[PDB]
Context: bound to proteins that are not shown
RNA sequence: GGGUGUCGACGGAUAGACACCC
Numbered sequence: 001g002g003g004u005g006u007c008g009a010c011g012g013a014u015a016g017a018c019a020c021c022c
Base pairs, nucleotide, nucleotide: 001022002021003020004019005018006017007016
């Protein structure tokens, strides 16, 4: 840097958080 799944949150944010693999 890229892929995948999950989490958290009455939050007004094109938002976050975690784990695994390359």

Source information
An RNA structure (SL1(RsmZ) RNA), in which 22 nucleotides are resolved. The entry also contains Carbon storage regulator homolog, not shown here. Duss et al. published it in Nucleic Acids Res. in 2014: "Molecular basis for the wide range of affinity found in Csr/Rsm protein-RNA recognition". NMR data were recorded at pH 7.2 and 313 K. Method: solution NMR. The entry became public in 2014.